Context: one part of a larger RNA
RNA sequence: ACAAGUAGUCAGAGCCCGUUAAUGGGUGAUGGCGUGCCUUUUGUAGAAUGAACCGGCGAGUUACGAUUUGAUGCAAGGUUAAGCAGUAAAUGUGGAGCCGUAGCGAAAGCGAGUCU
RNA sequence: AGGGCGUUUAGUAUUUGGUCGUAGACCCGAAACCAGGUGAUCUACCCUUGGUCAGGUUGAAGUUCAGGCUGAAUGGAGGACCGAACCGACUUACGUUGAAAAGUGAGCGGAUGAACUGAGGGUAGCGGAGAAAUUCCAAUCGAACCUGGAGAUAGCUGGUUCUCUCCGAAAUAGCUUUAGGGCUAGCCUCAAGUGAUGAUUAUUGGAGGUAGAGCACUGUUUGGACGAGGGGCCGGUUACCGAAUUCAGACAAACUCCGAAUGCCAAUUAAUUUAACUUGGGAGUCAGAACAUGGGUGAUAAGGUCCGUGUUCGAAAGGGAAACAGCCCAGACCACCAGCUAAGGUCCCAAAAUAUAUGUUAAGU
RNA sequence: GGAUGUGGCGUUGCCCAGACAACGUCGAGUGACACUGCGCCGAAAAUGUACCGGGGCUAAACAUAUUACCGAAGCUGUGGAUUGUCCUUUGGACAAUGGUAGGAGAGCGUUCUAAGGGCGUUGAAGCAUGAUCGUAAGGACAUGUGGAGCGCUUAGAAGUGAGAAUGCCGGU
Numbered sequence: 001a002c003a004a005g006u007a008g009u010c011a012g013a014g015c016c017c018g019u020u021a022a023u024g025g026g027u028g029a030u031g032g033c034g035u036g037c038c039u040u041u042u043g044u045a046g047a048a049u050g051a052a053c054c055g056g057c058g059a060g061u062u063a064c065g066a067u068u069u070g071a072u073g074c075a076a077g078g079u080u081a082a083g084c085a086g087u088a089a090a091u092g093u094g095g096a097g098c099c100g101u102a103g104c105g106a107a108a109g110c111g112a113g114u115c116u
Numbered sequence: 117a118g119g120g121c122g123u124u125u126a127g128u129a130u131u132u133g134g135u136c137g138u139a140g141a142c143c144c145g146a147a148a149c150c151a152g153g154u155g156a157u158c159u160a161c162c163c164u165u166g167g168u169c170a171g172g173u174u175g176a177a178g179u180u181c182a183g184g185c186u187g188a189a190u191g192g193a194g195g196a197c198c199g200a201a202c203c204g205a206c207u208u209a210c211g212u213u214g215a216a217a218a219g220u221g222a223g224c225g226g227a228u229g230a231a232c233u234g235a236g237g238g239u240a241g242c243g244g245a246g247a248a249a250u251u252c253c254a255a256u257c258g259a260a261c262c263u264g265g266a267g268a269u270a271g272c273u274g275g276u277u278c279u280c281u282c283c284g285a286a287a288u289a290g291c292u293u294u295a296g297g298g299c300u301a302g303c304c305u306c307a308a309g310u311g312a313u314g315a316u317u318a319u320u321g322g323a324g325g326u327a328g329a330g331c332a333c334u335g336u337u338u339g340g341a342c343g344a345g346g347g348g349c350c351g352g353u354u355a356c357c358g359a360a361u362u363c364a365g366a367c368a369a370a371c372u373c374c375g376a377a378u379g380c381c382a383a384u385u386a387a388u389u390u391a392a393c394u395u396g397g398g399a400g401u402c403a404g405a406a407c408a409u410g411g412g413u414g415a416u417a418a419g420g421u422c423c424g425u426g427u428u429c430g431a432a433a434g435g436g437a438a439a440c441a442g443c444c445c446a447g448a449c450c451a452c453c454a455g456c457u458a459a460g461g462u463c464c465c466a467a468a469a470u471a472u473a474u475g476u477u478a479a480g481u
Numbered sequence: 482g483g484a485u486g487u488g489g490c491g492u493u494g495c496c497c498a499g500a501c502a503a504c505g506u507c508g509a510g511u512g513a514c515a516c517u518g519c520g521c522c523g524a525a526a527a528u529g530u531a532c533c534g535g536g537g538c539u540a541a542a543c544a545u546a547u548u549a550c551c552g553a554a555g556c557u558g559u560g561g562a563u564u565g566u567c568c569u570u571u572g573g574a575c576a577a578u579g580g581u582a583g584g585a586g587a588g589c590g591u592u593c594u595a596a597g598g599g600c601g602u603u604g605a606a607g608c609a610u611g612a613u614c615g616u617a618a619g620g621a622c623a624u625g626u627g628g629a630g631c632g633c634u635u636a637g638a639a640g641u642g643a644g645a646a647u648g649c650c651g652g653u
Stems, first nucleotide, its partner, number of pairs: 008033004014027004020621001037050001039048001052653006062139007070131005077099003083093003103110002113121003142275002145272001149265006160239009169229001171198002180188002183185001202226003206223005241257001243253002278588006288301001290299003302401001304398007314389003320382003329372002334368001336366001404429005410423004434445003449561002452558001454557003460551003463536003469548001471547004476542001482522002486519003504505001562578004568572001589642001591639007599631002607626005613620002
Other pairs, nucleotide, nucleotide, family: 012029tHS013028tHS018019cHS018021tWS019022cWH024612cSS036051cWW037645tWS038049cWW041043tHS042441tWS043441cHS058643tWH058646tHS059275tWS059643tHH060276cWS061141tWS069132cWW075126tWS076100tWS076125tWH078128tSS080096tWW082094tHS102111tSS105107tHS105108tHS112122tWS139141tHS144273cWW146269tWH147268tWW148266tWW155241tWH155254tHS156159tWS156239tWH156244cWS169200tWS170199tHS173196cWW175192tWS183186cWW201227tHS205206cHS211216tWS214216tHS215219cWS240243cSS240253tWS245251cWW246249tWS250259cWW256260cWS279617cSS284582tWS286431tHH287430tHS289300cWH294297tWS303400cWH305584tSS313391cWH323379cWW324378tHS325326cHS325375tWS326376tWH327375tHS330374tHS331368tHH333371cWS335367cWW339364cWS340363cWS343359cWW343360cWW345347tHS345357cWW405442tHS409424cWW414418tHS429441cSS432447tSS432448tHS433447tHS435459tSS445458cSS448579cWS451559cWH457553tWH459552tHS461468tWS466467cWS470541cWH475543cWH477479cHS477540tWW479539tWW482523cWS484520cWW487488cWH491514cWW493512cWS494511cWW494512cWS502503cHS526527cHS529530cHS531532cWS537541tWS540542cHS566574cWS569572tWS580581cWS588618tSS590641cWS598632cWH601629tWS604627tWS604628tWS604629tHS605628tHS605630tSS606627tHS644645cHS
């Protein structure tokens, strides 16, 4: 052991229990609702792709430059590179350089102006 | 002079976050190209030196005698012709997660030859070998195998791993050896600034030729019209052919002069509303779909295809349409065994009227 | 496509002097011509009844006019969360809060280092079970097993999180 199904969820008797004791736990006759996931697509339950199951491993990183935000120091200034004495550190030293305080023009050039 | 870029000042150093550049630059994946090597123990052709081939059959310059060159006679050769060993592979059955990565059974071809075969050696990849098939060169060949350049390149496919809160698209221009790619614009988000500059209605002006209608112009139009004249003739009559003007009336995307509703721009001491703009950081998107209304194409076809004006899906759960992305109602922060409603409904499935009053239907769905 | 299928408003020719028939009987209207309402046939495929979805219905059909009720995650009650908004008593309200590409914010865990404090043979990490806590990722505590290491707080640095790639390896 009269039963039609993505298997759960919400309701709910009956039986068995006793916890991080609290509006407690297990199972569940019977009723309602309900076509897995990922990817790719205008649109997938799809008879479109992928995965038997479980475990481990498996994919925006670093170096050097540039731009733009945040923070902090100093400010008409701000900052050292390589090198050197120090522990494969801090710190100290070391102004070659780089940015800013003034721009315009192809350029000679002029200059809070300059080019035409 | 009138103009551009400027002056009416704050920068600089280190470090943190975002994005970009050069590097393999988010991860995996080609078919191929080039360089240096390995292989003729499989197979092809060749060189030197060796082996094997049961039996049968057949008289093409053999040949004795006898006869008048064939009878009594009979070497028996050859890419000969039946057949084992051996070599091959035409048919068909079996086998196809095989006994077997090419086999087995039964028939079948050659079988003294351009035959089969053993041991050695030789030719190597743009090469070699080929009685020639792109056929073979270790079960791999219209270009073998191994290692390297090398993480080649992949505008293509697949994948890319914790949580919650706020905001939230696009499937379109233009250009492109471009079309399933990209770039700038549009639309999203974040921060800083500016201040009415934003939206919807009233009351006001304004630009403009669609619907409709109308023939006044360009073209189409059907019926109904008038005489001069080529014409009837024997120059003419006259009807008749043609054009013209004429009274008489329908039509148009590429006709109009007579013209809307709406939509557009703006100005405002005309009301409610909450945006708008500028400059920067960061993107994604460039396959769209159905529906109702305006149109082209097609056939007054398509769940067809191409534009325009909205809505919804995309990216939207909930209720209705039996089921049913795009149709109707409506936008889910979380709890509740509270209440009112929408679209659709109220005999049972399955909540709510077997409700009223008053008419049609006799055809059941 | 039309047929005498029927439905009014209609006028009307012939009028009960006897109109349509039967070759004078006969009595109540005759017969026509249309704009409209429901019908009419019209209408003829393949698994299995097959459109109320089913049962069934003469209303439980279709109409009109009133009312009643049911009906959503719409709106209102009640409590809560997070965030704006601005009177700012940050609370009383004015609110808001579906979401893919994608932009912005705030956090949870893993390994390692510094400093400060801790725990551990009277039992660390790991493993297994529980009816516990936090808005989420997650955090505790109790017990059993295990037999030497491991938390917390603030800061820093990354080989920092897997369910999918006909992924690679092992086991079943």
Method: electron microscopy, resolution 2.73 angstrom. The entry became public in 2021. Shown are 653 nucleotides from a PDB entry: RNA (23S, nucleotides 571 to 1299) from Staphylococcus aureus. The entry has 23 different proteins, among them 50S ribosomal protein L35, 50S ribosomal protein L19 and 50S ribosomal protein L23. It comes from the structure "Staphylococcus aureus 50S after 30 minutes incubation a 37C". Primary citation: Cimicata et al., Mbio (2022), "Structural Studies Reveal the Role of Helix 68 in the Elongation Step of Protein Biosynthesis". It holds a match to the Rfam family "Bacterial large subunit ribosomal RNA". Gene Ontology terms of the family: ribosome and structural constituent of ribosome.